About this RNA
Solved structure of RNA, 18 nucleotides shown. Crystals were grown from: 1.7 M Lithium sulfate, 10 % w/v Glycerol. The depositors describe the entry as "ANA modification at 3' end of RNA primer complex with guanosine dinucleotide ligand G(5')ppp(5')G". Ions in the entry include sulfate. The work is reported in "Structure-Activity Relationships in Nonenzymatic Template-Directed RNA Synthesis" (Giurgiu et al., Angew.Chem.Int.Ed.Engl., 2021). Method: X-ray crystallography, resolution 1.53 A. The entry became public in 2021. The entry is indexed under RNA, nonenzymatic RNA extension.
[PDB]
RNA sequence: ACUUAAGUC
RNA sequence: ACUUAAGUC
Numbered sequence: 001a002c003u004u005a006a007g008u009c
Numbered sequence: 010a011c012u013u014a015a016g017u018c
Stems, first nucleotide, its partner, number of pairs: 001017008
Other pairs, nucleotide, nucleotide, family: none
């Protein structure tokens, strides 16, 4: 940095 | 967009 998932905005 | 959990490079 990205991937999958959850949450918040 | 950020946070969290797991993973990849």